[PDB]
Context: one part of a larger RNA, bound to proteins that are not shown
RNA sequence: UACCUGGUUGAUCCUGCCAGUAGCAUAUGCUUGUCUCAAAGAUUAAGCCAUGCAUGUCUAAGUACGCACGGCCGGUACAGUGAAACUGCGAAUGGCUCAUUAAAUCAGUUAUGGUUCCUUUGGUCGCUCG
RNA sequence: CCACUUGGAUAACUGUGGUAAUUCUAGAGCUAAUACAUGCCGACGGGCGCUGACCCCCUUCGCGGGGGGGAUGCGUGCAUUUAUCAGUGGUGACUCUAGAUAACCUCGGGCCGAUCGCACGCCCCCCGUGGCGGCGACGACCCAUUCGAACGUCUGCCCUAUCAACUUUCGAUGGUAGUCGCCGUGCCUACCAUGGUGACCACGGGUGACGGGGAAUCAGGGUUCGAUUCCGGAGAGGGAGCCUGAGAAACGGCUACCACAUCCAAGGAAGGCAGCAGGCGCGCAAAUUACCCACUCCCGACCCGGGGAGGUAGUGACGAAAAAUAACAAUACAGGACUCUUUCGAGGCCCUGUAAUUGGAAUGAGUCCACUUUAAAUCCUUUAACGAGGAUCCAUUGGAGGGCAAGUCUGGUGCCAGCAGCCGCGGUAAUUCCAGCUCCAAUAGCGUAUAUUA
Numbered sequence: 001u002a003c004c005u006g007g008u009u010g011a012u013c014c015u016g017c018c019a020g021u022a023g024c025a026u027a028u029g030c031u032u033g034u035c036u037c038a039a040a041g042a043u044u045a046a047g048c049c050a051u052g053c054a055u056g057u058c059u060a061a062g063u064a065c066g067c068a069c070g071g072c073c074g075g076u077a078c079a080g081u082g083a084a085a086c087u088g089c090g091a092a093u094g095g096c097u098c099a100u101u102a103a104a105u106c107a108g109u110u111a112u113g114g115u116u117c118c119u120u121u122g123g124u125c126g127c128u129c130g
Numbered sequence: 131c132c133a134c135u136u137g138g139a140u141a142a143c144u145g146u147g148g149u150a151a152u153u154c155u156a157g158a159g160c161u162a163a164u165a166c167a168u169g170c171c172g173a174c175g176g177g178c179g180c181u182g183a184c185c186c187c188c189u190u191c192g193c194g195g196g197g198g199g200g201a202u203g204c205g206u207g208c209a210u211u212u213a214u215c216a217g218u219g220g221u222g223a224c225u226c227u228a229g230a231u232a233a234c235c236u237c238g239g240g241c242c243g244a245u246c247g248c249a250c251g252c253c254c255c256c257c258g259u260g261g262c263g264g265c266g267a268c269g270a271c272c273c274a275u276u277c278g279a280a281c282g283u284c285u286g287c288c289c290u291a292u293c294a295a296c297u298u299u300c301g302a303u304g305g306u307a308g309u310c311g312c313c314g315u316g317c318c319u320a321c322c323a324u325g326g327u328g329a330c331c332a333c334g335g336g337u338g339a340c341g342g343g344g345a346a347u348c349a350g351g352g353u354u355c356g357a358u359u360c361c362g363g364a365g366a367g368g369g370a371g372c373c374u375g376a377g378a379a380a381c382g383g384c385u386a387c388c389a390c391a392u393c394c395a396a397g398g399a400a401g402g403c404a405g406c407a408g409g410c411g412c413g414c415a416a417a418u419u420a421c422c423c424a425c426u427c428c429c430g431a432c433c434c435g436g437g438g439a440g441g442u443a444g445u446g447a448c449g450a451a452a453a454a455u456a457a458c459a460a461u462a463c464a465g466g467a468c469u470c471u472u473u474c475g476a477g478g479c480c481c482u483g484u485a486a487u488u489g490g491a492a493u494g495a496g497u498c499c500a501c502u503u504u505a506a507a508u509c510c511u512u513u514a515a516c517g518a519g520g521a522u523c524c525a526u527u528g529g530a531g532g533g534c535a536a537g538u539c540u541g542g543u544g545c546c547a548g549c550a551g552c553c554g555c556g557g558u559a560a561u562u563c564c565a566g567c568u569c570c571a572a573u574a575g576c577g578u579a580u581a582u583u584a
Stems, first nucleotide, its partner, number of pairs: 004020004021584003025580006034452001036450002040445001041412001047410003051407003056089002062086002068081002087431001096365003106286003110282001112280001115279002121274003124270002129175002136167002143159002146156003177206004184199004207241002211233005219226001243268001245267004250263004288336003295327003302324007340362003344355004367388002370385003390401001392399002418443001420442003426439001427437003458489002461485003465480002468477003494523001496516002500512001526572005531553002537567001539566004548555002
Other pairs, nucleotide, nucleotide, family: 006532cSS008015tWH009011tHS020534tHS024581cWW031447tWH031574tWS035451cWW038448tHS039446tHS043415tWS044413cWS044416tHH045411tSS046097cHS050407tWW050408tHS050419tWW053438tHS057430tSS058062cWH059061tHS060247cSS063162cSS064082tWS064083tHH065161tHS066082tHS067070tHH070079tHS084142cSS085141cSS086163tWS088430tWS092375tHS092377cWS095366cWW099364tWS101340tWS102337tWH104287tWH106341tSS109283cWW111281cWW113221tWS114281cWS117277cWW119276cWW120275cWW124271cWS126172tSS126173tHS128130cHS128242tWS129176tHS132244cWW133169tWS133170tWS138165cWW140162tWH140163tHS141161tWH142160tWH145157cWH149151tHS150398tWS151398tWS163165tHS164268tWS168244tWH181202cWW182201tHS183200tHS191193cWH209235cWW210234cWW216228cWW217227cHS218227cWW221223tHS253255tHS254256tWS256257cWS257258cWS281314tWS291332tWH293333cWW294328tWS294329tWS295332tWS298302cHS301304cWH301322tWH302325tWS303325cSS305316cWH309317cWW316321cWH343356tHS365404tSS369386cWH373380tWH374378tWH375377tHS380383tHS381384tHS389402cWW394397tWS403406cHS403407cWH405438cSS406438cSS407419cSS413415tHS413416tHS417444cWS421505tWS422424cHS423439tWH424441tWS442506tWS442507tWS447574tWS455525cWH456519cWH460486cWW461486cWW466467cHS489490cHS491519cWW492521tWH493518tWH495517tHS498514tWS499513cWW502510cWS504506tHS520522cWW525573tWS529536tWS533551cWH534551tWW535570cSS543546cWS543560tWH546556tHS547556tHS547560tWW550553tHS554562tWS
């Protein structure tokens, strides 16, 4: 590194395939001292599952009459810490797998002057004569 | 006669139980809201547009008059649904935005704050008991924005014609008017028209097809591969249907059926690991029922909680990078363009090799102190004390006829055993089998099978 070699014949040039050769990517066999990274129940069964965990959450600022504690400072609605619970929010993210799916998905491009939108940010919250 | 604040229940809680069983619940008794409802004051003085009692100034004159005020009633804002008029900003283009008018404005009914903390202050004429006050939080009808989502435009997909004609009753292609949907559309309905797609491969079938970014091979061109960490899609045993919510046709939500399957006192009840682990099965084939929220971020009312997301460790020759298994010196015996006389002998030199009380220097791999690392560890790096003469602290895997580097060695076997990817070896003197010895290749890696590339 823009490469070939063996095999048809007594022998020769070919066609032509078989075999060899190198990589990576699964398994397997033998072997294995150090160290840094590092894939890993995809392939057959998107077959079947015991057990445990994997989604919960409170600030001064929604609601505390639990004694469950506790300052009492003593004549006062509620000191404060607060379990429980109501409320609000999240749970539609993440994670797993690749069965389905052949203009479908998906990629690039463009449109919503054809729509919805928690939240965030900025507008609006005496604009109404009652 | 609430606006200096309205109404009712319900939790938690006490108490009585039922059930074999469940994150099952009933009756009884209280209690709250930013849960669920109801509902004002205030600005607020009016203005505007209609309706217009009348009155006034009027050309005056016997009439028309051209204008003003105006009592009284009706609507007034934003959002919605219509119809009509005109044309402050904007588009490439609105049936845009904004104006004006007539009205509507749905009791499972739009907004027009009955909410919560922090320091605490000003006004005092009227007074003296009120009125004012800042910083926030929560909240909202609507607009904009953000995160999006959804359906669309153009172009692009593998094999197959032993798939050539498909679609159209049952929407197939288009028009009209609707329904439904968040919206445009046969999405659906009614009436119509007979259309639409195909050798530029329609339609059908197959795929051991999730798509793509990408991976392997590597002159150029290409050929295979992409289950797999990033983006998009799909699914949660198979289908189907829904509640809540901004967002799900959700499944660590519900309902039903099918297939499996758990408990039961047989009256019922409870299921969904293609999440993290971990089992069975299937297989040629794939890891620990470990620790932690320390990092990155996510969720929540939130500096404080939670996270098998994720991080760390364990197994791990999938694979990739670096790199031990020895170095040196002096003796012997060869070798060198060696040198000294011109082979003979030695040494003023150099490199290998065999065997030696050599022969004392350097080191890690191992034990192991501490440090460091870390959420806590481990490992690594540091750094103590040990730690090498078969430095037995012992390198292996395949070969030695050719392709293809290496033996025409020795002993066995005798077309047997066997080797051999292909040529071929072996039937008694085997360069090829079984061994020993010795060489060869790569090296902590090498062989084999299979897929694929050259």
This is an experimental structure of RNA (18S rRNA, nucleotides 1 to 653) from Homo sapiens, with 584 nucleotides shown.
An Rfam search finds the family "Eukaryotic small subunit ribosomal RNA" in it. The literature on the family includes a 2001 paper in Science by Yusupov et al., "Crystal structure of the ribosome at 5.5 A resolution". The family is grouped with related families in Rfam's "SSU clan".
Among the 79 different proteins in the entry, which are not shown, are 40S ribosomal protein S24, 60S ribosomal protein L30 and 40S ribosomal protein S3a.
Primary citation: Zheng et al., Nat Commun (2025), "Visualizing the translation landscape in human cells at high resolution".
It was solved by electron microscopy to 2.19 A.
The entry is indexed under Ribosome, In situ.
Entry title: In situ human 80S ribosome (composite map).